[PDB]
An RNA with a sequence from Homo sapiens: 20 nucleotides with solved positions.
Entry title: RNA duplex has central consecutive GA pairs flanked by G-C basepairs.
The entry is indexed under N6-methyladenine, RNA folding, Watson-Crick basepairs, RNA.
The structure was determined by X-ray diffraction at 1.5 angstroms resolution and released in 2017.
Huang et al. published it in EMBO Rep. in 2017: "Control of box C/D snoRNP assembly by N(6)-methylation of adenine".
RNA sequence: GCCGGACGGC
RNA sequence: GCCGGACGGC
Numbered sequence: 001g002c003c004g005g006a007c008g009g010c
Numbered sequence: 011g012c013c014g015g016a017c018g019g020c
Base pairs, nucleotide, nucleotide: 001020002019003018004017007014008013009012010011
Other pairs, nucleotide, nucleotide, family: 005016cWW006015cWW
């Protein structure tokens, strides 16, 4: 950096 | 959608 779910702020 | 760090697959 890619893919994924969740989380947190907006 | 933006930002974030962790995490699973690389």